The RNA (25S rRNA, nucleotides 2364 to 3391) from Solanum lycopersicum has 943 modelled nucleotides. The reconstruction used 335,806 particles. The entry also models potassium, magnesium and zinc ions. The structure was determined by electron microscopy at 2.35 A resolution and released in 2022. It comes from the structure "Specific features and methylation sites of a plant ribosome. 60S ribosomal subunit". Cottilli et al. published it in Plant Commun. in 2022: "Cryo-EM structure and rRNA modification sites of a plant ribosome". It holds a match to the Rfam family "Eukaryotic large subunit ribosomal RNA".

[PDB]
Context: one part of a larger RNA, bound to proteins that are not shown
RNA sequence: ACAGCCAAGGGAACGGGCUUGGCAGAAUCAGCGGGGAAAGAAGACCCUGUUGAGCUUGACUCUAGUCCGACUUUGUGAAAUGAC
RNA sequence: GUUAUUUUACUUAUUCCGUGAAUCGGAAGCGGG
RNA sequence: UUUUUGGACCCAAGGCUCGCUUCGCGGGCCGAUCCGGGCGGAAGACAUUGUCAGGUGGGGAGUUUGGCUGGGGCGGCACAUCUGUUAAAAGAUAACGCAGGUGUCCUAAGAUGAGCUCAACGAGAACAGAAAUCUCGUGUGGAACAGAAGGGUAAAAGCUCGUUUGAUUCUGAUUUCCAGUACGAAUACGAACCGUGAAAGCGUGGCCUAACGAUCCUUUAGACCUUCGGAAUUCGAAGCUAGAGGUGUCAGAAAAGUUACCACAGGGAUAACUGGCUUGUGGCAGCCAAGCGUUCAUAGCGACGUUGCUUUUUGAUCCUUCGAUGUCGGCUCUUCCUAUCAUUGUGAAGCAGAAUUCACCAAGUGUUGGAUUGUUCACCCACCAAUAGGGAACGUGAGCUGGGUUUAGACCGUCGUGAGACAGGUUAGUUUUACCCUACUGAUGACAGUGUCGCAAUAGUAAUUCAACCUAGUACGAGAGGAACCGUUGAUUCACACAAUUGGCCAUCGCGCUUGGUUGAAAAGCCAGUGGCGCGAAGCUACCGUGUGCUGGAUUAUGACUGAACGCCUCUAAGUCAGAAUCCGGGCUAGAAGCGACGCAUGCGCCCGCCGUCCG
RNA sequence: GCCGACCCGCAGUAGGGGCC
RNA sequence: GGCCCCCAAGGGCACGUGUCGUUGGCUAAGUCGCCGCGACGGAAGCGUCGCGGUGACCGCCUUGAAGUACAAUUUCCAUCGAGCGGCGGGUAGAAUCCUUUGCAGACGACUUAA
RNA sequence: ACGCGACGGGGUAUUGUAAGUGGCAGAGUGGCC
RNA sequence: GCCACGAUCCACUGAGAUUCAGCCCUUUGUCGCUCCGAUUCGU
Numbered sequence: 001a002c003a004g005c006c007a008a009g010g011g012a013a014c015g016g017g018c019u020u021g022g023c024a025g026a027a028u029c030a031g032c033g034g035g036g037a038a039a040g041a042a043g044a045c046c047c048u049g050u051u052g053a054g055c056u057u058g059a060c061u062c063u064a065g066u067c068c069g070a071c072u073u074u075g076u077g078a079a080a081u082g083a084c
Numbered sequence: 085g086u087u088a089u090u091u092u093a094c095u096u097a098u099u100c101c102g103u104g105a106a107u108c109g110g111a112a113g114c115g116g117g
Numbered sequence: 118u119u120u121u122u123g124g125a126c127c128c129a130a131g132g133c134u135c136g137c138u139u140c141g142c143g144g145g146c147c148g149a150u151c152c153g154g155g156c157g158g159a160a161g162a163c164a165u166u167g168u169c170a171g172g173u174g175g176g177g178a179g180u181u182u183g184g185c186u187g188g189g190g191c192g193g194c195a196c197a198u199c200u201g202u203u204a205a206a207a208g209a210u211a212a213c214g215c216a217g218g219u220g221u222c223c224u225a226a227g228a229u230g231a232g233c234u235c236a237a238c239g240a241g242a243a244c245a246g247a248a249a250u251c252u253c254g255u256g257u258g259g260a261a262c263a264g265a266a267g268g269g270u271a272a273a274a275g276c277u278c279g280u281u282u283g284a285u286u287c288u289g290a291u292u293u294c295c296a297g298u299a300c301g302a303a304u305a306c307g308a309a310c311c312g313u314g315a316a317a318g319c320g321u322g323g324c325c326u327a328a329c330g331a332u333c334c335u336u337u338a339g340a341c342c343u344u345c346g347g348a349a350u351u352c353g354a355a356g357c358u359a360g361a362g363g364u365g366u367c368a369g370a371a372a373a374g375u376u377a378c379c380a381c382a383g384g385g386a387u388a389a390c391u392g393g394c395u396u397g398u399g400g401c402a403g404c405c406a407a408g409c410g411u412u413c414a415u416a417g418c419g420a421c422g423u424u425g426c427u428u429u430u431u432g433a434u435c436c437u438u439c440g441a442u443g444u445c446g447g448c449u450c451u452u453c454c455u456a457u458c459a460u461u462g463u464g465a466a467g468c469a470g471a472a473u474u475c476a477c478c479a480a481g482u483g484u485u486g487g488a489u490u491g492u493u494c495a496c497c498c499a500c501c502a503a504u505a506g507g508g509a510a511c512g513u514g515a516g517c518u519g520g521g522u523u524u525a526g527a528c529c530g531u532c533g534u535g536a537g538a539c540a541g542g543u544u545a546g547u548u549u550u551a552c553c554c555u556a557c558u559g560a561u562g563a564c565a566g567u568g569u570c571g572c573a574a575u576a577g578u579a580a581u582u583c584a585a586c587c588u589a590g591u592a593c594g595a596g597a598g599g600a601a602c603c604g605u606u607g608a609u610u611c612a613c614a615c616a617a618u619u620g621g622c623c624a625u626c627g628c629g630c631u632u633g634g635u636u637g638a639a640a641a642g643c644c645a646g647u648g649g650c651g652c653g654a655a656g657c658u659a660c661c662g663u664g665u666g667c668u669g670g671a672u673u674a675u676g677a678c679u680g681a682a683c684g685c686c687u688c689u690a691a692g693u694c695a696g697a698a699u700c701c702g703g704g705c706u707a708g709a710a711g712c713g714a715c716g717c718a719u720g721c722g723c724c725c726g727c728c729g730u731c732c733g
Numbered sequence: 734g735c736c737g738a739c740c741c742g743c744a745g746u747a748g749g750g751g752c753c
Numbered sequence: 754g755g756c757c758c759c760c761a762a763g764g765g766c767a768c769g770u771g772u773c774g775u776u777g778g779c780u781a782a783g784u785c786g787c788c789g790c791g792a793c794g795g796a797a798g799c800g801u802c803g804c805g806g807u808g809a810c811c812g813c814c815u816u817g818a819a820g821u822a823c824a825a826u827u828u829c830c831a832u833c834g835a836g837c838g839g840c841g842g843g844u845a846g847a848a849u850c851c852u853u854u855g856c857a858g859a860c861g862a863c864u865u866a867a
Numbered sequence: 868a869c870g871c872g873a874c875g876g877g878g879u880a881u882u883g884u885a886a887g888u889g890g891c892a893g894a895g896u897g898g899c900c
Numbered sequence: 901g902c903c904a905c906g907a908u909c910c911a912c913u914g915a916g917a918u919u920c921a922g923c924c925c926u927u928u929g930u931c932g933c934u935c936c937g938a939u940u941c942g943u
Stems, first nucleotide, its partner, number of pairs: 002016001005022005027561005034555003038550002046384004051380002053376004059180005065173003069169003075094007083086002098160005108153004131147006183196001184194002192213001197219001199217004220367001221263001222323002227281007235259001237255006261270002266326003283310001285309003289306001290304004298368001311320003334362006342356004392436001393434001395432001397431001399427006408418002445520001446518003450512001451509005458483003462477005485499003489495001526544004530539003566717007575707004580610001582608005593598001611666005619659004627652005632645005668702004675695004722844009733833001734830001737766001739765002748759006778813002783810006790803004846941005852866001855863001870933005875926004880918003887912004892908001895905005
Other pairs, nucleotide, nucleotide, family: 001017cWW004036cWS010015tWH013392cSS013393cSS014391tHS026562tHS029859tWS032556cWW033034cHS033551tWS033555cWS036515cWH043045tWS046188tSS047387cWS050370tWW056535cSS057059cWH057534cWS060175tHH064174tHS068170cWW072166cWW073165cWW074162tWS074164tHH082087cWS095161tWS095162tWH097161tHS097163tWH098164tWS103105cWS129149tHH130148tHS137141cWS174176cHS180372tWS181373cWH182374cWH187213tSS193195tHS198218cWS199265tWS200266tSS203212tHS204211tHH205210tWW217265cSS218327tWS222226tWS225227cHS225282tWW225284tHH234273tWH235260cSS236256tHS246248cHS246249cWH258271tHS260273tWW264328cWH269274tWS270273cSS273274cSS273275tHS283320cSS286321cWH288306cWW289305cWW294299tHS314316tHS314317tHS330364tHS330369tSS331364tWH332363tWH340356cWW344346tWS364369cWS374536tSS376378cHS384439tWS385389cWH387439tHS388439tWH390438tWH391437cWW394433cWW396398tHS396428tWS398430cWW405421cWW406419tSS406420tHS407419tHS409414tHS410416tHS413467tWW414419cWS427456tWS443548tWS444523tWS449513cWW455480tHS457459cHS458480tWH459502cSS469593cSS469597tWW470592cWS470598tSS479698cWS483503tSS484505cWH485504tHS488496cWW490494tHS491520cSS500504tWW501503tHS513516cHS519548tWH522523tWS525546tHS533535tHS533536tHS551553cHS560860tWS560861tHS573708tWS573709tHS574708tHS579611tWS581609cWW587603cWW588602tHS589601tHH590591cHS590599tWS591600tWH592599tHS594596tHS594597tHS616658tWH616659tHH623653tWS623654tWH625653tHS627881tSS628916tWS659661cSS672697tWH673696tHS674696tHS679689tWH679691tWS680690tHS681687tWH682686tWH683685cHS689691cWH731835cWW732834cWW735738tSS740762tWS745748cSS752754cWW771774cWH773829cWS775816cWW776815cWW777814cWW780811cWS782811tWW789804cWW853865cWW854864cWW855857tHS857862cWS858861tWS867935cWS869934cWW875928tWS879919cWW883914cSS883915tHS885915tHS886913cHH893907tHS894906tHS927929tHS942943cHS
């Protein structure tokens, strides 16, 4: 998906379908929550990927800022001391 | 004659403060000590 | 020039002097010092700006955070790598198989020649002994050979001495690994130069099997070498050949965490349930008989051993499910099992009685009310005939509940520098959908005219336990103590009905009472979703009320009859008996595509007895 | 779907009948 | 007591003989079918038996078969069911809806009344 | 075609003594005589 | 003494109200209706 009664068996180790049995009689109404490993969603848990992202720092490599020196802006004098 | 370092001086660069840029600087008068 | 006072304060009075279109207008200088080409003040070539340089810089950016692995993590290294073994007598051969080893060490512990013989033991020698040194004898290696193990070696590969650097230079080939690639390691030659020995000969590191490393880059060595491209010289740089500096994740990226705020691609190739295999562990049972049991292996027990069962323990595994099988416990409800707690019937006893213990048939009936804990489990109180143990996807969340666990908030302790972590504690934290199919429960219909009365396969099924009185203070017993059947009267659990009585329910909106409002008052009503209160018939309903709840047959365990096998004996072999909360029936509930008896059966129809026509 | 679509003893089987 | 039978329906019965069957007669008994009465049969009796009536077969006699050319279902039975056209006899109802009831009830259904 | 149906009556039951009338009942109070 | 107001009380008055809607009996008494139909069914 097609479908829709069960038991055991085997089986991807828990079948509505297969094997062997139990069985099995139109159409229909109100309820019910056992099952349909019911629906809702490409498991959020866990693992994998040479996928990320938030955050941290004693990870690697960097950076704004900040501190520091030189040159520049940058002229006029004096003294001390020192070099050539 | 060049020259490094240190300290210091100058004011126009530069920076800052104030104002509606309203008596700044110097020297006189005047006043006393 | 202004200081007892919460006032006021401007545009000039005045003097001198010119013009005057004159007693009025317009100018000049004083009043109100002059001079000065700096609005006032501060800092000042510092600071500041621009450029580069060094430090700092999770404030911020980018990125990384190996693999193997009986899930992952932690641990470990099985990742390069050697020996023995596993390995199944060629080779090859796996596991996080087993026992160990390797990243070194050595100018000798490398090469060669010569001589020598080791470990151990026996018998001897002052101090001297188990053990010092010395002598003789035996001595197949029982020693030694750097290290693991294996192999190998005796005029040597061991020990002691002599001389020495083959641990050298140049290629290529082969083996091991293996793709028949590289690296490492090893082997056999060729061409040189040497060592050693009288010489043959041996020597290209270590007796053999492990002891190690690409590209790029750097650095060194070597070649009266090549290039710097307009032509030269000298520096510098670039090439050619061989080594060195290293990648141990060892065919060789440059690399720390956390996420419980989390995301994506996937994975049942792989964990956390059920189920499945297995059953070590857990649970239950048997065999042997040392011993216990006053005596006495086996009434009741069963040491040392040994054989099983079970899947209500926990592990082992990873077969199913990760485009999801809702993950603790309780509550509720049904059914099933027996390895039987109580109840029925029996056997055994170290069974006098009473009580208790062992065992048999046996799952029909029952197995409770509570404190503490989320619990499962446990523990205590109390009742009881008894308070047995389990299964059903560790039954049961579109049945509930949500206390726990197991998102996000928050606190503590320990851990971490930190973000954060904790099979540690704590508190707050959305529980979705059925109308489909089936199942189940009831309800119509169908079931060959219609109705009445019945039969009946089959299925379901139900009763249960206790107490008192009597027996009886009897049996039994030294005493203490101390039953039972029959019978009688009640009760428990359960089931099916029922409402005379009692009790419960009211919107009888039945009657009465009553608050607030409202109809002008009275009377009579209405409104406040049932205004409220008392009583309240009816109907429904409660162990809170009342009634009822059943009998034959066949049998289990067991005990027996007769009776052989087996001249006896024997419950057994043939043949029989008694016998239970058992089974089957009966009774009670339902009544099949099951069936019977009987009543009445349609006027333009129907049923029969004939005759033809024609059909399945 | 027919082609003769003809047929009522009971009981035992380590026994059952029929006659003298 | 002696003798026989059994030792499978492996039997017995039956015109069993004709183109599912030729023409025309007669027909003793026997067998068989059909058809009114009588008796018996209740386990699901639906049948058995007796009497009478009647047909067939058989018996006797007569006549025919082919060229249906060498086989082609050997159509023909009873089990009901019938469907039709006629001839006789027989019979002259119920259920449900609508309404009603509340011993019932979700709706149907059910118990009453009409 | 007879009973049924709708009123009404009686029985039964619930509540608790209706409305109206009267009172020489009523704590008292306000007027008049 | 008369009149007005006065909750409540007393008498008539176990009165009044309600009573099948799923209570019982029923003409003393009153009244109505007694059936228009429809759908099917046969050995």